[PDB]
Context: one part of a larger RNA, bound to proteins that are not shown
Molecule: 23S ribosomal RNA, nucleotides 10 to 530
Organism: Haloarcula marismortui
RNA sequence: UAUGCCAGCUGGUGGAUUGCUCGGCUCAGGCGCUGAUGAAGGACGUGCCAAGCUGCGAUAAGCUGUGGGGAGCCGCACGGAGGCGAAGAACCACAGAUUUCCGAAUGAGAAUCUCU
RNA sequence: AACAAUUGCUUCGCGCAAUGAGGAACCCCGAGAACUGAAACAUCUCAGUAUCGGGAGGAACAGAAAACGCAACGUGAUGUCGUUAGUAACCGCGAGUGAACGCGAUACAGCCCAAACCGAAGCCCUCACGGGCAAUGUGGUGUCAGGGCUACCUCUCAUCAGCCGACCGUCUUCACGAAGUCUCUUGGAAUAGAGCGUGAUACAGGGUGACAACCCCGUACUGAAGACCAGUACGCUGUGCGGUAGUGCCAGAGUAGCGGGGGUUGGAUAUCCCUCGCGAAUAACGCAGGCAUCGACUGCGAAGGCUAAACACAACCUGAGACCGAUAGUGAACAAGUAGUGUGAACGAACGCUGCAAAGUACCCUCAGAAGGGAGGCGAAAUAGAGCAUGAAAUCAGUUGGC
Numbered sequence: 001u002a003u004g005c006c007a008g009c010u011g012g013u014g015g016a017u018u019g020c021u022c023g024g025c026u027c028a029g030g031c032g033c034u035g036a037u038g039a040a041g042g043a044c045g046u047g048c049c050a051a052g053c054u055g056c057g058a059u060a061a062g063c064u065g066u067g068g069g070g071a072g073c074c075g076c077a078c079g080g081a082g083g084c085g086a087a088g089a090a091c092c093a094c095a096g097a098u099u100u101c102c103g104a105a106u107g108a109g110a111a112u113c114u115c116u
Numbered sequence: 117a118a119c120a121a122u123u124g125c126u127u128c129g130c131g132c133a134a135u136g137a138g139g140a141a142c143c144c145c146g147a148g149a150a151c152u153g154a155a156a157c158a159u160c161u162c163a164g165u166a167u168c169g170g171g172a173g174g175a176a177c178a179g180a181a182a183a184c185g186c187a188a189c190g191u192g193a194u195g196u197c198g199u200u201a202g203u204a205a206c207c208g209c210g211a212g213u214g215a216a217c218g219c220g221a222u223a224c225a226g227c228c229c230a231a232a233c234c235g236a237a238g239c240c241c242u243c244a245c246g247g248g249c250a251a252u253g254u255g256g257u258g259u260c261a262g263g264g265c266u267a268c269c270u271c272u273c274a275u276c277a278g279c280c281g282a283c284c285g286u287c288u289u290c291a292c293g294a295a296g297u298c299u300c301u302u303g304g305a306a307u308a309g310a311g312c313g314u315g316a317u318a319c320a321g322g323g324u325g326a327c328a329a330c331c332c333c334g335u336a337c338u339g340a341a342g343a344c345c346a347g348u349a350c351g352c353u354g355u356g357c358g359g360u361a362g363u364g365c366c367a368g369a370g371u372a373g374c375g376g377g378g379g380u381u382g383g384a385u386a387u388c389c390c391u392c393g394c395g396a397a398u399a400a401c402g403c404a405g406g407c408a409u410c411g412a413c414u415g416c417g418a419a420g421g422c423u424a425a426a427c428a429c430a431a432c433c434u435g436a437g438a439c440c441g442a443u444a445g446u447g448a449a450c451a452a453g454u455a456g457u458g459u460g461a462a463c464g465a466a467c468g469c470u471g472c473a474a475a476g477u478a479c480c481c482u483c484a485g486a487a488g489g490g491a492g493g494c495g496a497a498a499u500a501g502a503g504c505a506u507g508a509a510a511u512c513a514g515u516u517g518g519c
Base pairs, nucleotide, nucleotide: 004519005518006517007516008515009514010513011512012511018505019469020468023440024439025437026436027435028434029433030432032429033138034137041102042101043100044057045056046055048080049079052076053075063096064095065094066093067092068091072084073083074082107115108114109113116118121135122134123133124132125131142173143171144170145169146168147167153160157208183191184190195222196221197220198219199218205213206212226422227421228420229368233256234255237254238249239248240247241246262366263365264363265362266361267360268359269358276354277353278352279351285344286343287342288341289340290339291338296312297328298311299310300309301308313330314329315319321333322332323331373394374393375392376391377390378389379388401417402416403415404414405413456463457462476504480490481489482488
């Protein structure tokens, strides 16, 4: 001095730590039935482009009325194209329309379809 | 083309109706372990628990005494809470098990049939017509302050049916709602420091480029709506409360009670229940008062029925916290009962953080290149450049010191 030992330095790796909280846990008050007028649940659909979630049901992220609301809007989700809204849209409350198939599932049968 | 199936009514036609299934637990009725404890174990215990079958509601169930039995000259429907009390009682009298009456509270509420006596005076469907039901009794009366019947006094404001129908309170939602965004310094940014000023029935909480009563949402005050209380309370209509005398007219049967066998309970002779057999009286009778029989005494009327409020749970709404703070806390802050495993019943994760603002990196060089790299741009910061706050240890590359 190779292979190499100990400590450190720079950079990694890793994701602890500190800070943060859209989630939990627990207590409390209120309130409390739904369904053959076919529920709850499930399936499959439904968007300009749509895989997931949410919504909705072939009138399919929605249709009508009244009230509130207000210059914006077209869910989660900040894109592209486009569109809607002062004929007052979005959004919220109440009421109503629509509401596929299986499902207690009830004409009969069937792994969500079929037969008369 | 159809209420399938089972039912009720029925124009006997699915014509009019009902049931079914769901729901977080709570509730009610049934079936009912074992590990375990007893330092073994069988009765006992775990426990009427786990689990199973059936079913209702917003609450269930219970409930107006054949009660209690501080025995009384006393209490007066029922749940529930506190207590009575680990008392009485049970028990290889071992281990263990375990009430009630009462009392203090909460909330309070009391009624309807069957029958006697009446005897079609009645009820359901239909706009009507008309149909159905009903003498095997619809309807009146009546229900222990017993009632009915007969004769009487007086009277009603009880009860029952029905009409009307809240205040308040509570939960939630909404409207309105005061006062600085002034100076200097630092900063990328003032909510910071210093200086000056304001509101407050509002100095809760949040947001906003750093610590904000006065910048924004809110917060106090006041007001509105919905829901629940509740078709409840008060008011009203109708009915009629009650009393005396007489009257053995009526008053719930496999019951009360006894025996055999079991379960259950603290229930011991004296719990409650099931099963088999047996089995009464008629209010002038009967049951109870923790052994049986008889008597006394006291209480009370079973074998028909309904019943508001006070109580359980937490699906749903809202609020709260000396709770946890991303290996914690739910399994789940993320696609969460997701991805994924199992024929199936079932089982089942991990993953939160750029920045004040995307300003999320134009142009150029390199390269096979929308990669990567170099240079460059943004920003306070890119060692904030995308699983991008901070960035520990184990550990890796290069390198320094010592060997």